Shown are 999 nucleotides from a PDB entry: RNA (28S rRNA, nucleotides 3889 to 5069) from Homo sapiens. An Rfam search finds the family "Eukaryotic large subunit ribosomal RNA" in it. Rfam links the family to the GO terms ribosome and structural constituent of ribosome. Its Rfam clan is "LSU clan". Zheng et al. published it in Nat Commun in 2025: "Visualizing the translation landscape in human cells at high resolution". It comes from the structure "In situ human unrotated hibernating without CCDC124 state 80S ribosome". The entry also models magnesium and zinc ions. The entry has 79 different proteins, among them 60S ribosomal protein L18, 60S ribosomal protein L35 and Large ribosomal subunit protein eL6. The structure was determined by electron microscopy at 2.77 angstroms resolution and released in 2025.
[PDB]
Context: one part of a larger RNA, bound to proteins that are not shown
RNA sequence: GAAUCAGCGGGGAAAGAAGACCCUGUUGAGCUUGACUCUAGUCUGGCACGGUGAAGAGACAUGAGAACUCUGAUCGUUUUUUCACUGACCCGGUGAGGCGGGGGGGCGAGCCCCGAGGGGCUCUCGCUUCUGGCGCCAAGCGCCCGGCCGCGCGCCGGCCGGGCGCGACCCGCUCCGGGGACAGUGCCAGGUGGGGAGUUUGACUGGGGCGGUACACCUGUCAAACGGUAACGCAGGUGUCCUAAGGCGAGCUCAGGGAGGACAGAAACCUCCCGUGGAGCAGAAGGGCAAAAGCUCGCUUGAUCUUGAUUUUCAGUACGAAUACAGACCGUGAAAGCGGGGCCUCACGAUCCUUCUGACCUUUUGGGUUUUAAGCAGGAGGUGUCAGAAAAGUUACCACAGGGAUAACUGGCUUGUGGCGGCCAAGCGUUCAUAGCGACGUCGCUUUUUGAUCCUUCGAUGUCGGCUCUUCCUAUCAUUGUGAAGCAGAAUUCACCAAGCGUUGGAUUGUUCACCCACUAAUAGGGAACGUGAGCUGGGUUUAGACCGUCGUGAGACAGGUUAGUUUUACCCUACUGAUGAUGUGUUGUUGCCAUGGUAAUCCUGCUCAGUACGAGAGGAACCGCAGGUUCAGACAUUUGGUGUAUGUGCUUGGCUGAGGAGCCAAUGGGGCGAAGCUACCAUCUGUGGGAUUAUGACUGAACGCCUCUAAGUCAGAAUCCCGCCCAGGCGGAACGAUACGGCAGCGCCGCGGAGCCUCGGUUGGCCUCGGAUAGCCGGUCCCCCGCCGGGGUCCGGUGCGGAGUGCCCUUCGUCCUGGGAAACGGGGCGCGGCCGGAGAGGCGGCCGCCCCCUCGCCCGUCACGCACCGCACGUUCGUGGGGAACCUGGCGCUAAACCAUUCGUAGACGACCUGCUUCUGGGUCGGGGUUUCGUACGUAGCAGAGCAGCUCCCUCGCUGCGAUCUAUUGAAAGUCAGCCCUCGACACAAGGGUUUGU
Repeated sequence: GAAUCAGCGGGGAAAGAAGACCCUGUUGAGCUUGACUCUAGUCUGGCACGGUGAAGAGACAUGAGAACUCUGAUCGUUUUUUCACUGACCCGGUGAGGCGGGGGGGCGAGCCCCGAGGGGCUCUCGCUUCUGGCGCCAAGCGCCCGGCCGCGCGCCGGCCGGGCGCGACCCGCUCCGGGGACAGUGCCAGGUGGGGAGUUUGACUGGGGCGGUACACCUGUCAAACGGUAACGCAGGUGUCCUAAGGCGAGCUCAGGGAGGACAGAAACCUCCCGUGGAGCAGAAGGGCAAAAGCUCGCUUGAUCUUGAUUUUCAGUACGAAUACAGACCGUGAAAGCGGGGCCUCACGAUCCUUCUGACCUUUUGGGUUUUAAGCAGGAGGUGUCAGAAAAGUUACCACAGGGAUAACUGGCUUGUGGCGGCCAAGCGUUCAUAGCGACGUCGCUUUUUGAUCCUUCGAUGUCGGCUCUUCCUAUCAUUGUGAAGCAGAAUUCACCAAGCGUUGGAUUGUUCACCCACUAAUAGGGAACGUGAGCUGGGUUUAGACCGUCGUGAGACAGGUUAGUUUUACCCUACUGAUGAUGUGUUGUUGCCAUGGUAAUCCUGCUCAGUACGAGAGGAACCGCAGGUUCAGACAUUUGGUGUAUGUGCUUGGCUGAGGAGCCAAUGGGGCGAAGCUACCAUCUGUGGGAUUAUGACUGAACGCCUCUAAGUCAGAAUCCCGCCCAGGCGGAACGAUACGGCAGCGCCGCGGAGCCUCGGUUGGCCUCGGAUAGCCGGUCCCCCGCCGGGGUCCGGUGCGGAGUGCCCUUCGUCCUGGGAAACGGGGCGCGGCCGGAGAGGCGGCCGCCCCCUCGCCCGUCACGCACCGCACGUUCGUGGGGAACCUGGCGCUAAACCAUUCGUAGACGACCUGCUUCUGGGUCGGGGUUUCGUACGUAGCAGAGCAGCUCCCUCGCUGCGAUCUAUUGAAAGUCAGCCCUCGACACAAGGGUUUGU
């Protein structure tokens, strides 16, 4: 330990997607808002289109009142206000249909003259209102122009046509009406403007946010005696202040304390003494300082104008700050000198732009003058995110590039916190530290708490709980065996060996936790990626919808509440579960053994003991024994129950086959009963023995003349452990059976029989055996006991083993003459036959009888010879080695199974498994009988039958139909192995097929 089959969901931090959570990015987008910067649209002013008249008022230009302080005018000019106009411009209606003015004409009241006439003067300068008719395309009058006939003297007789005017007034410059120099439009100016646009919304950070500033500086420390040196290290400080608190000179001495002095005291002022600074010097701290650097006075402005160099941070860049000079002009002091800010270490700011100051400066664009502007040098206006963008939110509707540089879950380090222990013993415990506890202290362990950290994972390890299921730990709740008690019994408590076995049913809650109910021997605590989502579920958290409360102006937010919200893939590898097989024994079969692995039983109650022991009483056991149960395990179907499509037998609905009968369809039509099979603590049956020992209690007994369970030596000892019983059965063995043809055909044994091949190589004499003790052994021998050998007691030896593995045996050059010793009762036979011993894996060894050989082989000698291959390696053995095919040669013997196919159904996913297949026959298929299930078949018959309908020469109460149902035939009919039992009845079929296998 090949090759595989069916399942399975532990792993492959399985697959699916460049994580959607979180962070980062000087990457976005949706949305909001007094974020920044704009913008459409709106409001308003001005200019233009844009006119004509007036009436005023103030701005108007001469002016006037009273440098003496305020008013009426004149012509021109200025706007402005109001009103009117129309003509630009605008609106509305219409088929641009009667507009304005005047003239008739009137009926009219008659306006007023009135003469009763009537003109100027007013409404009319009008024809339509009781009816759900009709209404146009002219009547009439007047004036003309033709034709016709014809008065036939012309406005003239009449007839057929045509035109114009009045009817229907004239004139007129906008159709009519309403606004109107406004509105509106064009351009500019101011306001408003998340309606819209664009953009931004710092950094550090024991994750981000909130907090803080460790973002620019200064002091002490850290800091490890040069300097430098970090953390959201520690203690602090800074964005100022000062015409003096700057400069100089002079003179004094400070804080505090002691002793004194009217009011006067603990503190008011005055005096003396001591006073190394214990005061002060603006501030934080550090350093420094006494006729100082402090305090008080006097004079002052060096806190001024300049160029370089240098130090500090440092890149040896800048800023800031600082040091030493040099050149002016000064201050102070008698002077030496000192002073260009503050005793020192901090107290601050680029480019661009602006502002101011300075040069009788430069430029200002062809030249000149003058404004203006630009420049050169020095100050100031500031960037505190302080080497210096101009900047609000929200997103759960979200996006992208990434990040394990960085959080949320596991794991890892740690163990503060949690949990569990130990040491000391002040105390509690009626006395008594330690039966049981343990204050003050102190030492640990654990990773089932929560933290801390951020090492792995962000091209994804599915994130809580429950369910299910297995295993593990012990820090033991119960049970077994014990020790202790403040153990009388009962109950309880502490501790030991100990994880074998068990540790439950429920209400509420998503819960883990929690709490209660009830049972119980007990209802112990935990781990396994806070076990377990390609196992489930989806109640919770944790998308998108929505409601409430709080917060926010808002978008929106809330370890606040609530409701609804897709849970994907296995056929791969392994693991595991089962199922075929594989290697070797020649093939094949039967019966077996056991290496190894698994393992199993558990607990309780009742009776008796026994109202017993014990106890004052109340109460109240235990051992043996008996009867049963719980949980678990392994089965099983006789019985009970379940199933039931035997689709077995009745019943029944709708439909369908013309009806009866027989049936069928309705995805099993429905329903009652139901064989077989399967199956249920929902029925029944079964469940076990030893060994070494743990804790513990002891024996003997020293150490340690006593004691002591221990040191040596012993005993008892358990749900633990191991084994048995039980389950499986090794690339582990055993025994036994049968081992291939009726034809040339295979095989086995015997022969080391022959001739050879192919392949695998190791090795280079053997030991054929006491048991053993080690503070002891080994050998030999006489007397006793037990079958002539052993075991004891003597006695004698050996003992760095010598009867010794540091040993023993065998020992290869071979032969030929040839003598002496050993032997000659001797060795050899792959020579035959017989016997015995050996079984733990005997695979071996020994002894006889017969035959055939040589007298050789062992030692010491005589005698010569052999290829003496000319210095050379793998030489020398086991060995006639192992294994495989094949040829020849003889003898003795054998004539078989397995598998497929078929069948069975005690079996089964498929494989595999249990079976049967010409005999005194066999097995099938039908039939029969039995059993059993259902419940009484069709047909026939009935003076059965609720009733109803026909016939009366009939009947004297009858006959003929319809009619569910009933009764008899009829415990009938139907099914019954397909996995029921027995047949000997019938029928056919069965000595047939295929593939392989040999020492």